[PDB]
Context: one part of a larger RNA, bound to proteins that are not shown
RNA sequence: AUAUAGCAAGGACUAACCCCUAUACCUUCUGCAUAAUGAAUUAACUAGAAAUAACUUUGCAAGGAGAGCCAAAGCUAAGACCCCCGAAACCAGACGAGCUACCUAAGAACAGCUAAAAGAGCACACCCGUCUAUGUAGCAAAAUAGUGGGAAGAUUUAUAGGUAGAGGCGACAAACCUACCGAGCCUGGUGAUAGCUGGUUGUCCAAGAUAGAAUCUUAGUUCAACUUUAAAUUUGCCCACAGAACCCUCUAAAUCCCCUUGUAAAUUUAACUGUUAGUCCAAAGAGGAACAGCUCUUUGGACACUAGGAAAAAACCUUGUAGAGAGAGUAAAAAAUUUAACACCCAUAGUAGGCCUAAAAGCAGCCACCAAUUAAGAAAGCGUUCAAGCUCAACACCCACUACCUAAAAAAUCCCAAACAUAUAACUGAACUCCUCACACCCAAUUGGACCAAUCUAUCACCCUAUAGAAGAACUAAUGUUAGUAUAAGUAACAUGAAAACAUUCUCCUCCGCAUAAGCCUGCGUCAGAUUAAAACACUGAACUGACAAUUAACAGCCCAAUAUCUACAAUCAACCAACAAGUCAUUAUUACCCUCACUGUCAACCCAACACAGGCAUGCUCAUAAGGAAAGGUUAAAAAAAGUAAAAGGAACUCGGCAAAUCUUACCCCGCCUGUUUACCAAAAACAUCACCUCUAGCAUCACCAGUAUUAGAGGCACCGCCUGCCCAGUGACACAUGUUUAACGGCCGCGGUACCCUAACCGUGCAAAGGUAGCAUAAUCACUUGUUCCUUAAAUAGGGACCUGUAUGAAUGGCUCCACGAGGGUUCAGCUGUCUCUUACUUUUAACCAGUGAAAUUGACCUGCCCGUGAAGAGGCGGGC
Numbered sequence: 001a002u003a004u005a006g007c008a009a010g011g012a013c014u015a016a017c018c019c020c021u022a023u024a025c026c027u028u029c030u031g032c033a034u035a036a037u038g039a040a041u042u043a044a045c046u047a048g049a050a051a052u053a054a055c056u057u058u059g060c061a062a063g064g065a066g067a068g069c070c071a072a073a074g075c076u077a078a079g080a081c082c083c084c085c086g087a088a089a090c091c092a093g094a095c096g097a098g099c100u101a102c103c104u105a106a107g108a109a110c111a112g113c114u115a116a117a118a119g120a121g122c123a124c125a126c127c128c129g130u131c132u133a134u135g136u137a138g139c140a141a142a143a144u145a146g147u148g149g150g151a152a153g154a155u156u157u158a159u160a161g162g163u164a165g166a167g168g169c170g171a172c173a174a175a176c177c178u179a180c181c182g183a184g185c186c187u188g189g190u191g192a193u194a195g196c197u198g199g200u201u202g203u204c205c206a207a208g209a210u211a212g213a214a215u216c217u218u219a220g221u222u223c224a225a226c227u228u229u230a231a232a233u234u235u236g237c238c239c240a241c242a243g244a245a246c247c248c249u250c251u252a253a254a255u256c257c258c259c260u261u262g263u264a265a266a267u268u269u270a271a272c273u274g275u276u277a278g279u280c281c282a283a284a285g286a287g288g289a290a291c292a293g294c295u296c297u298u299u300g301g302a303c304a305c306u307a308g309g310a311a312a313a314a315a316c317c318u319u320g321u322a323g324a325g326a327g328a329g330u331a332a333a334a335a336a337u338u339u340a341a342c343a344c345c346c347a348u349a350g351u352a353g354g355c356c357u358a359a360a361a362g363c364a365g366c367c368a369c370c371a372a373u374u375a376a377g378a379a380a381g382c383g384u385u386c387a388a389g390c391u392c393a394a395c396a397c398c399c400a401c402u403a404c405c406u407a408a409a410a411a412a413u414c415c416c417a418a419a420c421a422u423a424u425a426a427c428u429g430a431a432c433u434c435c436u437c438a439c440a441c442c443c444a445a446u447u448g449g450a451c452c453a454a455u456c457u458a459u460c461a462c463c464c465u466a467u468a469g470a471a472g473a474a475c476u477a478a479u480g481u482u483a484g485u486a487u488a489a490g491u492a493a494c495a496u497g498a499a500a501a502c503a504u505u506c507u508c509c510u511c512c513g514c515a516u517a518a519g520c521c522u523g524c525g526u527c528a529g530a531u532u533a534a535a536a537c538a539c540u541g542a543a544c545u546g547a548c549a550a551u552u553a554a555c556a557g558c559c560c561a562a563u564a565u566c567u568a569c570a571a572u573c574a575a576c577c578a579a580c581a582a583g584u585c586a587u588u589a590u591u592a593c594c595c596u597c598a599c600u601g602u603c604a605a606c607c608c609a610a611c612a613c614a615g616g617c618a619u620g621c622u623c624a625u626a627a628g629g630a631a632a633g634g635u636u637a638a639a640a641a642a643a644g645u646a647a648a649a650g651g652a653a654c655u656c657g658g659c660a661a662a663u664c665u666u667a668c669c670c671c672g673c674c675u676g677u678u679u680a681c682c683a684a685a686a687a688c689a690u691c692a693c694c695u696c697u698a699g700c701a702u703c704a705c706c707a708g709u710a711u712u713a714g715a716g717g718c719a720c721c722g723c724c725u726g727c728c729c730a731g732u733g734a735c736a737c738a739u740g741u742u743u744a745a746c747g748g749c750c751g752c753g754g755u756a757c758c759c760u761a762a763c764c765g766u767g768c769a770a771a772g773g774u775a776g777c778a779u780a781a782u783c784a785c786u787u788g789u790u791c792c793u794u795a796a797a798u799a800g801g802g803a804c805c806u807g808u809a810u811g812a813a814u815g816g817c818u819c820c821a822c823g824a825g826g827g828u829u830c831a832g833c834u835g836u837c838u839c840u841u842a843c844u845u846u847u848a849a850c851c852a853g854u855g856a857a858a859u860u861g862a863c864c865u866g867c868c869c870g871u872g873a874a875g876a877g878g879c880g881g882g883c
Base pairs, nucleotide, nucleotide: 007861009021010020011019023876025038027036040485041484042483043482044481045480055079056078057077059075060074063070064069083199084198086196090189091188092187093186095184101163102162103161104160105159107157108156109155110153112122113121114120119674126150127149128148131146132145133144134143165181167177168176202451203450204449205448206447207446212223213222214221215220225275226274228271229270230269231268232267233266234265235264236263237262243256244255278303279302280301281300282299283298284297285296286295287294307318308317309316323437324436325435327434328433329432333428348372350370355365377392380391381390455470456469457468458467459466486860493854494853497506498505499504507630508629509628513621514620515619516618523603525548526547527546528545529544535540555601556600557599561591562590563589564588580583607616608615633851634850635849636848641846642845643844644843645842646841647840649838650837653836658833667828668827669826670825671823672822676688677687693717694716695715696714697713698712722817723816724815726749727748728747731746732745733742734741735740750767751766752765753764754763776810777807788804789803790802791801792800863877866883867882868881869880870879
Other pairs, nucleotide, nucleotide, family: 008863cHS008864tWS013015tWS015016cHS024039cWW025477tWS026037cWW029031tHS029873tWS030278tSS030314tWS032036tHS032873cWS033872cWS034873tWS046478tWS047199tWS047475tHH048200cWS049050cHS054080cWW058076cWW061073tWS062071tWS064075tSS085197cWW087193tWH088192tWH089190cWW094185cWW096164tWH096165tWH097100tWS097163tWH097168cWS099680tWS101169cSS106158cWW110124cHS111123tWS114115cWS125151tHS129130cHS129147cWS130147cWW135140tWS139143cWS139614cSS148824cSS154675cWH154689tWS165184tHS169175cWW170173tWS171676tSS174182cHS174183tWS198478cSS208445tHS209304tWS210225cSS211224tHS217220tHS222276tWH225274cWW227273cWW238261cWW240258tHS242257tWW274445cSS279315tHS288292tHS311880cSS312870tWS314315cHH318331cSS330430tWH332429tHS342401tWW345396cWS346394tWS347393tHS353367cWW353378tHS354366cWW356364tWW357359tHS361386tHS362379cSS362381cWH362390tWH368378tWS375394cSS376393cWS379380cHS382389cWW383388tHS384387tHS416868tHS430431tSS452474tWS453473tWS454471cWH460465cWW487859cWW488858tHS489857tHH490491cHS490855tWS491856tWH492855tHS495852cWH500501tSS501502cSS501503cWS508631tWS510627cWH512622cWW519606cWS522551tWW529531tHS530533tHS530541tWH534541cWW553555tHS553602tWH558598tWW565587cWW567586tHS570579tWH580582cHS609613tWS624625cWS630631cHS639848tHS640847tWS647835tWH648839cWW651834tHS651836tHS652658tHS652659cWH652660cWW652834tWH654836cSS655657tHS663832cSS666829cWW673691tWH673821tWS674690tHS678685tWH679683tHH679684tWH691719tWS692718cWW693744tWS699709tSS700708tWW700709tWS700710tHH718813cSS721818cWW724812tWS725813cWH728770cSS729742tHS729745tWH743746cHS748771tSS755763cWW768772tWW769770tHS773774cHS773811tWS774812tWH775811tHS778805tWS780807tWS793799tWW794796tHS812815cSS835838cWH835839cWS862878cWW871876tWH
C1' cells in the first nucleotide's frame, strides 16, 4: 500500500465497492476491440503561403482610374484563397594512405633440437586465425579460454615518404582506401525530388456516397457523373389511353413515351473543390466445381450515420431528423420434431406332362399348360447329382388389426444458460409514435455559415473591458525536437587476500618487470578543505579543490669552408670450403681557418581504444626474478547456467558428422603439384598466386620500362614434373590489303532410312557442313532419370572403394590422364579410448540466493491484467453464454 469483478466510467444509491449498461484513442481501410500503425508521461515548440475569373460591400458613372489600362454599365477600391516532416540519389569544390592496399628509403628481430643442402621438419618469442565453448547493451562497435597454421622467409616488424575518388591500390575477395565503400568523407547546389507512408492544432450548425472515357494508365491525373454555394426562370417527379420491324421456337420480370392526379421541385447561368484502390444480401446471368467470406456484369437494398432485435455480429429484420421527463401505445423479436411385431391350418392324384438330356420327374433349356375328386399351379421361391424332404398359391376352419411408406452417424483444451409437458389471449419490448415543455442542436472526403480564446495596434475602459485593424493567432498523437520525471528497479551489474602494535608478519601469484624510443603533458610529492563535492562504499587518496614545490649534463638532440679528385675485391668468429639474390661503412691535391663548452629534452601510477577498457603497442636487458603484484565486501550451500575433476559395466550403440573430451592413431579416395595469398567484422577453400609450358607486341637512350637492348622488355593464358594436347578459318575478332594467314584466338567438332532371330553393328543410299569429339578417362564436384548395374566392405551400406559405357549435357593450355610430396580442404575406414552415448552421479570454483554499499538498459496507450466453449478484420484477459 492493498480487498471477489473485469477500457476503469456512467445510471445511481443511505453507503467507496457490491447491482445494471458499456469491445481505449488516432491513422488506415470494403470492413479494426482487433493480436494492423503510433503513442511512458509532463512542460514548451511544432504544419494552408497566391493569381486569373467570379461574389459581396463602398465611390463615380458612358465613363472609371492620382499618366500607362479597361469600357455595347462599366471602372476603381476593399474583403475573402491554395500545409509540415522523410529517402536511396546527382553534381561542383575541398579534406583524407598516422587504419588499410601496394610501393620507396634507411633499420631491426627470429631461442633450442634435428642441421640432408633446403620458400626442409619439431618447436619458443613473434605473425595469423582452424574448430569448440563463453560472450552477444559483451572486457571487446569482433573479445576471452582452449585448440590450432606458420615461425631463415613470397617472413614479421619500428620510422619517414609516395599513389585518392569520373580515382588509387589489389598473389580478383566487387578486397581495401580512418570502426558503417557496387564506389570515401566534408561543405555547397539544397528547403534536391518523392503519383509513397506519417502528421496536419478553438466552438457550434447545416448540405453531402460517385454511370463512364482517356492516359508508359489503373497506388495518379483530366474530362464527364455525383456533391456544395449563389443567382435567373419555369416546370420537375409520379404517370393512361394510343404508340416502340422482325425470324425462326418460346419471348420473362420489366422498360421507354406519357395527359390527368398527388406533389415541390426542376432546368439554366456564375464559381469551385472533393469522391473516381468499395463490401455483403435478394434477384437475372457469366467464369470456376450448378466450390469458396471466389471472380465479373445488371436491378434493388443495406453498410461505410442513430436506435431496437437475431447470443456475441457490417451488409439479415424493425426503425429514421436529433432536447429534458422517475409517463404511454407499439415495431421486429423465443423451432419444432422420435419413428419398422405378425397371420392359424394344408398339400392326394393321369404324372417320373411330353422333347432334349446319362439323368434331368414342377423346379438346367424350350414348346404346350389340359385335366379327378367338395381342393391344389404341367409349378412361384428354395432345396435336390437325379430323387427326396420344406414352403407359397388351393378346399375345408374361423375369422383383432393384418400396418399413419421410407425419410437418424463420428476429431482432436472442457458438455454447455438454469429449468419446466396441465389457473383460462394476454403481457413484455426502441432514440418508432403519442404525451408536458422546448427545438438549429446525431453521416467520411468535401462544401456553406454563425460565433470565438490569447496577443499587438487605434480609440475606450481602468480588479481586466468595448468597437475595429492585424497576425509567428489555439495540439490527447508525426518510431516529431528539447528539457524534467517515472516504469523496468532498488533489478542487471560492480568493489577490499589474512591477522595485528597498524611497527609488522603471513598465504598465494608472476606470461612479469626495469630501461630506451614513440606517445602524453604535471595526471596518488607536501599542506589546507574535507561542511559539501568524483572515491562505483569507506579510511584519506589514482576517478579532487586551492596553494606550494620540482626534471640541474657527462646521456640524447642541435653539426661540418670551398674547388677538383679518389672509392673493382661483401657479410657470415672471415680463417679453409662454398655459393647467389651480388651486398650495410675508405680518400687525396691546393686555398681558407688559431675564438671555445651555448641552447633544448630530463616529472608521473603515462600512450591508442568514448572508461582506472580481459583489446593494441618497437627495441635492449634477467628469462623467474634482487622487479612487480592480490583471484575471496560478508554469509549460505537451492534450482538453472559456466569452468573443471573423478566415475561401475559397456566402449561411438551418440550425432548430419568421433563436435567436444580422452588416448595416440591404420588404410583408401576426390580437389588443388608444392611453400604462399584472400572476403579487417558470418565463407581460408577445391578460389588466387605460383616455378614449368605457350601465345601476342616492341629495333630502342635519358623522369618509369631502364641508366635496360630480342637469351631483353611488356600484355595474357594455363598451371611443377611425366605421357599427351586430336580435326576445323564456314562465322566473329586480330594480322596481311596479292581475297589470304591465324584456334595453346572467341568457338565448334552431324542427320535419316536399310540394316538376321537381341543389340547396335562393320556396310550402304543420301543430305549438309569448316570439321563432324580423336586419345584418354568415366554415373564423376559433370541436368534429370539416379538409391544406374555389379563385387568388396557391415548383421543391416541413399555412405566409401574397384569395374561397364546412351557421357544424347565427359574430353584434351575452357587443358586431358597417371603419379611423388604436401594440405587447420571434402569424404570412407582398422585399432585404440574416451560421460559422445546406454544413463547419469559426486565434489570444487564462478554464478546463484540473503545482508551491507553503489547503481544501468531495451521496454511501457491506459489497466481494477482469470479458465472453457462460441463469436468476431476469420487464432480474445477485455465481446456472448457458463465457470
Entry title: Human 39S mitoribosome in complex with antibiotic Linezolid. An RNA structure (16S rRNA, nucleotides 1821 to 2703) from Homo sapiens, in which 883 nucleotides are resolved. The structure was determined by electron microscopy at 2.62 angstroms resolution and released in 2025. It holds a match to the Rfam family "Bacterial large subunit ribosomal RNA". On this family, see Yusupov et al., Science 2001: "Crystal structure of the ribosome at 5.5 A resolution". Its family is annotated with ribosome and structural constituent of ribosome in the Gene Ontology. Ions in the entry include zinc and magnesium.